An RNA from Flavobacterium johnsoniae: 1475 nucleotides with solved positions.
Context: bound to proteins that are not shown
RNA sequence: UACGAUGAAGAGUUUGAUCCUGGCUCAGGAUGAACGCUAGCGGCAGGCUUAACACAUGCAAGUCGAGGGGUAG
RNA sequence: AGACCGGCGCACGGGUGCGUAACGCGUAUGCAAUCUGCCUUUCACAGAGGGAUAGCCCAGAGAAAUUUGGAUUAAUACCUCAUAGUAUUAUAGAGCGGCAUCACUUUAUAAUUAAAGUCACAACGGUGAAAGAUGAGCAUGCGUCCCAUUAGCUAGUUGGUAAGGUAACGGCUUACCAAGGCCACGAUGGGUAGGGGUCCUGAGAGGGAGAUCCCCCACACUGGUACUGAGACACGGACCAGACUCCUACGGGAGGCAGCAGUGAGGAAUAUUGGUCAAUGGACGCAAGUCUGAACCAGCCAUGCCGCGUGCAGGAUGACGGUCC
RNA sequence: GGAUUGUAAACUGCUUUUGUACGAGAAGAAACACUCCUAUAUAUAGGAGCUUGACGGUAUCGUAAGAAUAAGGAUCGGCUAACUCCGUGCCAGCAGCCGCGGUAAUACGGAGGAUCCAAGCGUUAUCCGGAAUCACUGGGUUUAAAGGGUCCGUAGGCGGUUUAGUAAGUCAGUGGUGAAAGCCCAUCGCUCAACGGUGGAACGGCCAUUGAUACUGCUGAACUUGAAUUACUGGGAAGUAACUAGAAUAUGUAGUGUAGCGGUGAAAUGCUUAGAUAUUACAUGGAAUACCAAUUGCGAAGGCAGGUUACUACCAGUUUAUUGACGCUGAUGGACGAAAGCGUGGGGAGCGAACAGGAUUAGAUACCCUGGUAGUCCACGCCGUAAACGAUGGAUACUAGCUGUUGGGCGCAAGUUCAGUGGCUAAGCGAAAGUGAUAAGUAUCCCACCUGGGGAGUACGAACGCAAGUUUGAAACUCAAAGGAAUUGACGGGGGCCCGCACAAGCGGUGGAACAUGUGGUUUAAUUCGAUGAUACGCGAGGAACCUUACCAAGGCUUAAAUGCAGACUG
RNA sequence: CGAUUUGGAAACAGAUCU
RNA sequence: CAGUUUACAAGGUGCUGCAUGGUUGUCGUCAGCUCGUGCCGUGAGGUGUCAGGUUAAGUCCUAUAACGAGCGCAACCCCUGUUGUUAGUUGCCAGCGA
RNA sequence: GGAACUCUAACAAGACUGCCAGUGCAAACUGUGAGGAAGGUGGGGAUG
RNA sequence: UCAAAUCAUCACGGCCCUUACGCCUUGGGCUACACACGUGCUACAAUGGCCGGUACAGAGAGCAGCCACUGGGUGACCAGGAGCGAAUCUAUAAAGCCGGUCACAGUUCGGAUCGGAGUCUGCAACUCGACUCCGUGAAGCUGGAAUCGCUAGUAAUCGGAUAUCAGCCAUGAUCCGGUGAAUACGUUCCCGGGCCUUGUACACACCGCCCGUCAAGCCAUGGAAGCUGGGGGUGCCUGAAGUCGGUGACCGCAAGGAGCUGCCUAGGGUAAAACUGGUAACUAGGGCUAAGUCGUAACAAGGUAGCCGUACCGGAAGGUGCGGCUGGAACACCUCCUUUCU
Repeated sequence: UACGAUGAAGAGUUUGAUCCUGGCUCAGGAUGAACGCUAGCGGCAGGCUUAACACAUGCAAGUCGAGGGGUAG
Repeated sequence: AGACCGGCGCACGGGUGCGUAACGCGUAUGCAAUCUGCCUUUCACAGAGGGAUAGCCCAGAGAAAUUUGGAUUAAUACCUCAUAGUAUUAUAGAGCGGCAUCACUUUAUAAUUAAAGUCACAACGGUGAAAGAUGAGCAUGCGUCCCAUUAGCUAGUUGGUAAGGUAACGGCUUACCAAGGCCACGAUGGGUAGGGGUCCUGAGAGGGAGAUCCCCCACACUGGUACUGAGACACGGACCAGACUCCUACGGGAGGCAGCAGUGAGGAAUAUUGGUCAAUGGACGCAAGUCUGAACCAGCCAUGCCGCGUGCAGGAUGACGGUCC
Repeated sequence: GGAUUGUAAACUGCUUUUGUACGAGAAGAAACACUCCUAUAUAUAGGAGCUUGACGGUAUCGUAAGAAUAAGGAUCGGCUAACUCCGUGCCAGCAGCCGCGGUAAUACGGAGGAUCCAAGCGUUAUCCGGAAUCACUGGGUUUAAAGGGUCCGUAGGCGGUUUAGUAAGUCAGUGGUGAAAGCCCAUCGCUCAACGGUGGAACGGCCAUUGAUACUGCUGAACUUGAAUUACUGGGAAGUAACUAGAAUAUGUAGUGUAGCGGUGAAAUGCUUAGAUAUUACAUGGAAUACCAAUUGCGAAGGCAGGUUACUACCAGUUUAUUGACGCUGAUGGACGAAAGCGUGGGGAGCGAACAGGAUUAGAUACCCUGGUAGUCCACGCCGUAAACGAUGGAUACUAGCUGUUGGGCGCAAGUUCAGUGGCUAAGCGAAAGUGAUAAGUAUCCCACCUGGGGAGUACGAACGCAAGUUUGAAACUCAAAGGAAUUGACGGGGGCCCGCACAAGCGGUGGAACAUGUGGUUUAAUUCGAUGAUACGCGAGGAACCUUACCAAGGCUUAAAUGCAGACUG
Repeated sequence: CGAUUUGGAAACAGAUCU
Repeated sequence: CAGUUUACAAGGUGCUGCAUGGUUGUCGUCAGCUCGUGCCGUGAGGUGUCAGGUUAAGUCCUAUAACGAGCGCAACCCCUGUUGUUAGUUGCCAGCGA
Repeated sequence: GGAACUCUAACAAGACUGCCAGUGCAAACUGUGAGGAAGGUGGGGAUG
Repeated sequence: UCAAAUCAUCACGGCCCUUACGCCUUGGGCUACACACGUGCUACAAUGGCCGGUACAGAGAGCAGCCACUGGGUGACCAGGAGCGAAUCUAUAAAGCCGGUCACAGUUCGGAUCGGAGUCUGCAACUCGACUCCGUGAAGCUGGAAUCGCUAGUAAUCGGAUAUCAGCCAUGAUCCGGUGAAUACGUUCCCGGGCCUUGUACACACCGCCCGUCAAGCCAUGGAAGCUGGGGGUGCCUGAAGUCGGUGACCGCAAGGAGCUGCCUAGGGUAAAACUGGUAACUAGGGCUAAGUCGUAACAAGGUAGCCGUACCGGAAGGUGCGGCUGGAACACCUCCUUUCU
C1' cells in the first nucleotide's frame, strides 16, 4: 500500500517401519456415440462414423407462341 | 394441346471424401505473360440477296431400340457483297513512362470481320468499340504427418537457340548445342490422409479430432477421348473398352440413387416410398405464368442443450417392516 | 419395552402449470400483374379494393369436474458421500487400484436405512487434464535409467574491450488485409433460458511505408588481458630403434656321495640303487627387472620401472621480444586404444586354459596334489571389446580455512606467489551415504545419454571382420511393481570380551539279559480321551475285579436318573 | 425312612404292612 | 420328610484351546525390558542402556547431552550351621539321697 | 527325686571384607590372623 | 516369542442331539500281542551268598486304626486281649562288626516261567489282587556305534516313612536317615546364553531367501524345404473410340467427303525382378501353471570373495586360464638415523 491479471487441489499402491526416485489406477470435462435399467412434456439442434457395397419403384431441369411452319382438337 | 427447327438454361443448386503430401490448402501479393455469357454506363449503326432442311407427305428394313430412300415449305437457322471504329494485323513516324522482356495513347497507308426483327402502337430486341462490376486462370515468398532398419535421384531431366503452339508466359511440344538440376536445412522411396474457418480439453504454453454451418479442391460403376457451348474433357450429355442386371424373335439392344424418400447386405449402432411452392433463392418469359426432394414445414429416434411438472399449507409419535433388550 | 422410517401416513382447507372437453384465435404476406391522376421523360414515385397460407384451427387466450393424468438409476471397506441384520463358508461370487469369501463377511446375495443424480442413471469405446510422465514455459545423468574408452577435427552452435557506418534481427507509428459464421463482453426479442438480432474485442499472422540504434548480425579501424610464437632456467617409468648387466629358475657336462626327494589337513600319483634329492665348477637358453619404490612422476586415454646411446614429443616458471580474438565445444568422420582372441614366420626357462592320473565327497566334469598343449615372448598384420571407474564430459569466471608433498620464481632465514598431486572440514548442495576451492557450491556455451521391470541388447534388415564377433536396433506378451540411502531386529562355518557338569579329567549308568509300567503299530463288539523334539512317553492317573468308567453287547426310561419350581391329596 | 412275597443278572414291575 | 398327573427347565467327559477366562512348562534364576523430561536426526529412530574397571548380576565407581524413575537383581522370607535369656510336661538322669 | 546339659519354641548376638598386609580418585579383587562359620555359610519359596 | 497343554479340574461365546450322542443296570473291556522306542528294578558274584551273634537312627503315621502280651500253626495269619485320638501307648532297620562254610562254573550267583496246597480284603480273586508255602533253576560271566547324570554329606550304596486306602500292581511319586568317595592342568575345540562392533539380496526372520537344466500342460512371437495371394513400377507385342497428319485412281461444279493409312493412348498378353500378407512338416528361445526330478551357483569371509571383458570345457546352476575394479570382510604405522664438493 496502488495497476492489471478472475487463473494452477490431490489420493491409493514396493517396506517390519522411513525418505527418495519411479511405474499403474482413481477423483473432472466432452462425444454424429452403443449397451442395460427406467420413462411426462415444450423450444431448439442432430441423425449410416462400417460396404465410394448392390439397387426394385416414385420424384428430382425446364422454359419461351411477343422467333417459325403450326397439326389434331 | 402435343411433336419439330430455333434462343436460353442444364458448368447453378444438390451429394460424397475415392484419390491427392502437392502452389492441393491457409496466408500476402503480381499479371507490363490473361479471358469473361447474362448485368450497368457511353459512342457508331441495324440497307440489299440467296440456296437449303426440319415438321408434314410417299415407300420401306427391323421384336424392340432405332433407322434408310424421293420431292420438299419457314424463321431472331445458315451463307455471299458493300458498309464500322479510341476493333485486329503489317509497314512508317511520334509523345509519355519504366520493373528487363517493354508499357499506354495519337497519326497516317494497306488488308480483313457485323446485324433481327416480332403484320400497326406500346413493349421486347440485334451488331461493333470503350469503361465498370462479377466470375474464371497462371506465377510467386512463408507455413504445410510419420519412417534415414529409405542415401542417392532425374535423360525432356537442367539451361540456351529457332519454330509449332495456348486465352496467357513456360520443355507445353518438336529440331539442334552444352551437361547440367535436386540432395543431410532430408531428394528419392514407402505408409497414412481431402485442406481451412473451427470443435473438445487445458490457468497458460500445448495436446487430440476435421460430423452438422461456411470457403477451396477432387469425384460421379471402373478408365480413356472429343463435340456443342463465353464457360465442361461435363452426376441425372455423347462415343469406346471392361465387370454386373434386364429384354430378345438370338440378329441386337437398355442401364448406373457419392440427388430426395425407400430395399437387400455389413455393423454394437443412425429415420417418412410425407405436404407445399405460402415465404427466400434458382432457370425460362415483356408479363401472366411453369418447374424446383433447393427451400419451408410435418413424422420417427429422451441423441445433446435449455425450461417446467409429477402439488401447497395444517396435522400424531397410527397400523405395518428392518433393529436392540 | 425402547429407537428407526416419521408430518412420513390417515385426515382437514386451497391452485389447476401440465393432461382431457368446449368456445375464440394469430404473426410468418411483402409483393407481383391489370384499371386510375401528378411531374419529368419513356426512368422513378404515391395511394384503392374482390387479392396471395402446407404448417393449421398450429402457437396463444378464456370457461367447467378433478391431487386427480406422471420417478427412477447408481452407490454405501479406503481412495469417495453414505451402515445394520439374515443366508453361503476360499464356495457362490465381487472387483478402477489396494484386494475381500476357508462357518459371527460394514467388500458376495437378500431386507431395512442412508448418500448422489434426476427424466435420467451406470458400463463400454475414443480424447484432454491430473502427468513436471518428453519439462521452451517446466526434469535429470556418483550410488535409483542416464557422461561416449580417450583425443583431433568437418558442418554447425556460442563470441574479450573501444570506436565509425548500414539498419538484417529487435522496438514504435501509419495504410491494406486477417471473409462470413463460431468463442468472450455489453445490450435488445422470443413469459426466463437454450435460440436469434446489434456492437465491441479477438483473429497472437502477413505486405508496403516512416522513425529510434540500447542489444545481436555485417563491413572498417584500434588495444592487450584471451590465445599462439620466440628467449632463458629446468622437469620427468613420455614414445620408437639398437646395444648391454646381475640375481634367480630350467637343462647339459665333470667331481663327491647314498636312500630317499617332492607334496598335503593327512595321503597318494610323480622322480629315484639305470645313482635321485644335496654340493662344487663351467656352459646353454628364455622371461622379468629385488633394494631405490611412494595416495611420487609422466602421458589425451590405454598405459609407462635394470643400465646406455641415437631420433623425437610434451610440460612448468620467469626480466624479455613478437602477432593481435587468430577462442570454446564439436553430429557425420579420423587416429590411438588393457587383457583375451585370429593369420603368417621364429622362440619357448618359468607359469599354465583344455586334458591325463592321485586325493576329498553320497556324487566332484571343482577347490587340493603331480604332469601338461595352445597361450604368455619376438617381427608384420586383423577385431575394437572391459568394474576402459573419479560408476562424476569439455571450457571460463567467482565463493572460508587447516595440513603434507612434486617441479619452478622471490628470498641471508622466516616465509610468499604460480603449475600439479592427497587428507580434515565451514557455508552451500544432496533422499541420505556423502561432496566440499582438484565441488556433487553459484552462473553461461557446446556435445552425448536417460523416461517402470522382464521380454532384450532379443528378433529382422544393413555396415565392418578370415572367423570369433562389433555397431545400429523392435514388437507381440506379462507384473504392479523393480530400485537407491538409511533404521530396528534376526542371522554368519566375521572379530573382541564373558558365563553354564558345556567341554577337558574322574565316578556311576543307558543301549546287551530277564521282569513293571508308558507309547507307537496290528487285531477286537470296545481296546475311553489328550501330549505325541528340547517343553510327550513310571505323563494327566497320587491306587482299572464291580464302583472310578467317560467304551462295548443286552435287558428297562421319557418334562427325566439329581436340582429349582409351578396347582393338588395327607401324616 | 423300615419288615415281609413273586418275576428276575440287576435295574425295575406286582402284593401284605406302615 | 414320602409318594402321583399337567404343561417348565433340565442334560451332554459332544465339536473347535486357531473365539476365550483362569492355570502351567520353555528360553530362564539368564540379566535383561521400558518410561518421564531434555537434546540429535527431514523421517523411521538414536541418547540415557555407549567407553574403562568390578562380579552372580543394567551390582556399583570413573568420566560422558544427558538428568531421573519403574519392572527385574539384591535385600526383605523358610530350614540348617554356634552362643545367651525366658520354661521344665508327657524333653533328659549330672552331684547327695531314694 | 532334680533345674546343669541335650531337647523342644519364642526373643536376641554372631559374617559387615568388617581385622591385618600389598594395588588403585573410586568401587573392588589377591593372602594372613580371630572365629562355629566365610568372602551371597549352604540349600529352598521367589521366574522381569 | 513358540496361534505351546488343557472347551476331560472349573466357567464360557458359537454349532449339534433331546425317544436322544440324554439316563439307571448286569457282563465285558481300559490288562488284547507277531514287533519296535522311552522310563525303571534285579542280576550277570566271591571287597559275595548262606545259616548265627552283636549294635547304631531320622522323619512321618496311628478309632477308615497302630498292636504290647498269651495260645494254635514252618509261614502268611487266626482267637483272646491291654495302652493310645498322641515329646505319654504301639509299630523290633539295613549296610556295619565277629565266627564257620562255599574256593569259581551257568555255580550254595541270578530270578523269570510253570504245578499243587493255604492266608487276608471284598457280594465277587478266571478274564485281572497281594502274601506265605513245597517243588524248578530259562536268558544272563560286564553289553556295538551312540548317549545320560554328577563339583561335597555331592555321586554311589542301604534301609525306613507318607500320599491316594476294603485289598493292591508301590520296582512309580514325595521325603528322612546310615556309610561315604575320585577330579577341575584349562577354555584352543562340542552345545546353549549375554554384551560391543561388523556384513546382509532375511523380516513368519538361515527350519530364510534364491538359481539353472530335465519332464507335463497353456499362451504369444522367430527360422525353415514349399504352397497361396495383393497393389504399384518397368521392358516388349497387340491395340477400341477419339483429336491431329499423309494419300485419296471413287463420289462432287468448288469446297469437302467416302476408302486406305500414321502418331498418341485406355484395355489385353508376355518376361524378369522389388515390396508385402496368409500358411507349412520340422525347429530355437520366451512367459505362466501344481511347485515333479537333480544339484546348491549368489545373498555372512555363503563356507573356493564377488563382478566385468575374453578363451576353453562341462547334465545344470557353473569351473579354470589372462587382464581390470571394490560395488569385499578380518588384520593393518619402520630393519638400518642424519648429512663434509662427489

It comes from the structure "70S ribosome Flavobacterium johnsoniae".
Keywords: Translation Initiation, Protein synthesis, bS21, RIBOSOME.
The reconstruction used 705,543 particles.
It holds a match to the Rfam family "Bacterial small subunit ribosomal RNA". The family is grouped with related families in Rfam's "SSU clan". The literature on the family includes a 2001 paper in Science by Yusupov et al., "Crystal structure of the ribosome at 5.5 A resolution".
The source organism's lineage runs through Bacteria, Pseudomonadati, Flavobacteriia, Flavobacteriales and Flavobacterium.
Released in 2020, the model rests on electron microscopy data to a resolution of 2.8 A.
The entry has 50 different proteins, among them 30S ribosomal protein S16, 50S ribosomal protein L25 and 50S ribosomal protein L31.